Record summary: An RNA structure (23S RIBOSOMAL RNA, nucleotides 1366 to 2058) from Haloarcula marismortui, in which 680 nucleotides are resolved. Among the 29 different proteins in the entry, which are not shown, are 50S ribosomal protein L15P, 50S ribosomal protein L23P and 50S ribosomal protein L31e. Crystals were grown from: PEG6000, KCL, NH4CL, MGCl2, pH 5.80, sitting drop, temperature 292K. Released in 2008, the model rests on X-ray crystallography data to a resolution of 2.75 angstrom. Ions in the entry include magnesium, chloride, strontium, sodium, cadmium and potassium. Rfam match: Archaeal large subunit ribosomal RNA. Rfam 15.1 lists 2,955 matches to the family in 1,139 species. Clan: LSU clan. Rfam links the family to the GO terms structural constituent of ribosome and ribosome.
Context: one part of a larger RNA, bound to proteins that are not shown
RNA sequence: CAUAGUAGCAGCGAUAGUCGGGUGAGAACCCCGACGGCCUAAUGGAUAAGGGUUCCUCAGCACUGCUGAUCAGCUGAGGGUUAGCCGGUCCUAAGUCUCACCGCAACUCGACUGAGACGAAAUGGGAAACAGGUUAAUAUUCCUGUGCCAUCAUGCAGUGAAAGUUGACGCCCUGGGGUCGAUCACGCCGGGCA
RNA sequence: UCGCCCGGUCGAACCGUCCAACUCCGUGGAAGCCGUAAUGGCAGGAAGCGGACGAACGGCGGCAUAGGGAAACGUGAUUCAACCUGGGGCCCAUGAAAAGACGAGCAUGAUGUCCGUACCGAGAACCGACACAGGUGUCCAUGGCGGCGAAAGCCAAGGCCUGUCGGGAGCAACCAACGUUAGGGAAUUCGGCAAGUUAGUCCCGUACCUUCGGAAGAAGGGAUGCCUGCUCCGGAACGGAGCAGGUCGCAGUGACUCGGAAGCUCGGACUGUCUAGUAACAACAUAGGUGACCGCAAAUCCGCAAGGACUCGUACGGUCACUGAAUCCUGCCCAGUGCAGGUAUCUGAACACCUCGUACAAGAGGACGAAGGACCUGUCAACGGCGGGGG
RNA sequence: UCUUAAGGUAGCGUAGUACCUUGCCGCAUCAGUAGCGGCUUGCAUGAAUGGAUUAACCAGAGCUUCACUGUCCCAACGUUGGGCCCGGUGAACUG
Repeated sequence: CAUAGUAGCAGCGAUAGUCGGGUGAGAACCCCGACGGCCUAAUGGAUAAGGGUUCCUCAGCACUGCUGAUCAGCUGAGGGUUAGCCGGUCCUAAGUCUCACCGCAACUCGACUGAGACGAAAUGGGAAACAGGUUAAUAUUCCUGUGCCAUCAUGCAGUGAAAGUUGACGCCCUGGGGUCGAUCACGCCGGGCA
Repeated sequence: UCGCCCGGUCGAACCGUCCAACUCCGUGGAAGCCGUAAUGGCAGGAAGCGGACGAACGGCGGCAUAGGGAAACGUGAUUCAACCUGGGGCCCAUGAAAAGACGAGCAUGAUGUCCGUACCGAGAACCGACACAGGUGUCCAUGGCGGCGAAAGCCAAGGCCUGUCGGGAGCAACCAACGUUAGGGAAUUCGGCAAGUUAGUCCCGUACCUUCGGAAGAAGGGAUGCCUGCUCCGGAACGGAGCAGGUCGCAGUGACUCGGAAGCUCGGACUGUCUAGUAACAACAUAGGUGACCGCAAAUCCGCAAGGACUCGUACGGUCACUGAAUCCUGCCCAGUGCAGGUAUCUGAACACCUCGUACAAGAGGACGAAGGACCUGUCAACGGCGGGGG
Repeated sequence: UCUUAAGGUAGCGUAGUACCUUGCCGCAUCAGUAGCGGCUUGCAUGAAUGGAUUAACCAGAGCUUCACUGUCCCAACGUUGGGCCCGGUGAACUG
């Protein structure tokens, strides 16, 4: 360079769009409404790990996006994570390391024995927080209201106080108590249908 | 046209209070009664009566002339996840620990630092070189109809049109997925591979064989909707089982869900395991059977060593192997090989010892002689073997 | 007897073991190197290198019947996504 403006941009039980309109230099695919559909242990909601700013706003389209793009997890600039009571932190688990000791030619090597330490963020144990409001973005963290726990100080009470209880536990069947939800009845408030 | 359909009818933590079960105490006095879903309980004291102790993330009151709602701002019920509390059963399996808390009051006040906190959590934020149809843990398992159901199918709440290129041709051949095919009905093919058939539920009925469990949903036959009015079980369900009458379709588990059935034989007994990525099987495992080793300062095994596993173990142990459920059995062979035991004698290294040699040494010979071997025995659920010829 | 110790017992047997081999007879089929049963001199079965038997079990191997059907006679029509034409995007293998 030819291959070639060719293969792929169809195949998956998730076949998804259409008509108006908005913004724009530019619109099939960015936004609003309507109509039409897809997902039901998930295509919904909350999260662990992992990622690491990907979150929100503004401005953009050289790059990235299986076409296009005014859109974006892209580019640029700003902003954003608020805790006594959520988790860590504390405890110990399988087990790990350090020090001492001993071995080894020797060590950054090696088993035991002692002492110490480490070892659990959803999902082991565990002092204590609920409701509402608020932001472009946080929220049991901020704000409002109410509540709770621990330590300490002061006052009073108390001289008890450590025995015991708890933490603290397998699998299978089952009764009772009982909340949420769901459903039934009837009543009240609101909407729909003709 | 009916009068039906949907949504709402809210309100926490906390503080106070109530207590069923269990356990216990008094009373009581059962010789057969008390009790359960079930097991069960009692003169060593049952029922009944009173009482001590005693639960919920529950009820009840406050919290609340808080909050929230446009408004109303309910009340009862059934079934009841959460949560609380009991009873039973199983093990050649026995089901953490520590910190901490309770035990052990009340007021008021002060302090409560440090680290995490954004977002994604996936058919575009994770791993897979990718905006990858792959892979990736937890809680929501109680939204409605349906039905046995956390099933199908349909539909909410919520989410989405980003499993992200479109436009056009009645859109040809050919291909991927798939529907229906008359008559025949496996003739296809290595082989019914592929496809299909059956199907839910109730009633009747069910062979050979069997280790008595099973086989078995064997096979086979019938039923199945709707409407009206009812019976029965139960406290009741918007729970279940039936009856009578009427009645529509080709078809009533009307879609969806949803076994085709029977027989002979080979293998492995069974559930289980495996070649991540061409083998799921008859292979491995297994219970069961058997042999071997060892009394624990053991047998077996790891380390150069210090030391260590087995072992918080002890022969009803645990190590090393083979066979592979049950049932009926498992013959003969110890020559070779293996292992173990024995052994007069034979063989058997070095050191020490005697002799010769060397002023020493090298060196030569002798004597003694361990394990092992020779030789002997034991042993095949050790390795293996079980013919040729002839009467 | 002999090699080299013994000389294959129960069973099972043309076996996933049998060369010969499509062994022979039978069952079944119009026709059956298949399958099953019996026989079985077993080239070269055989007892924990376990033998035999077997209810139950099985995505294990083979065979038969009923049922069913586009597997077949023999192919047809249809459905959906491609395929074909248009816009945009835009590789590779190979020389």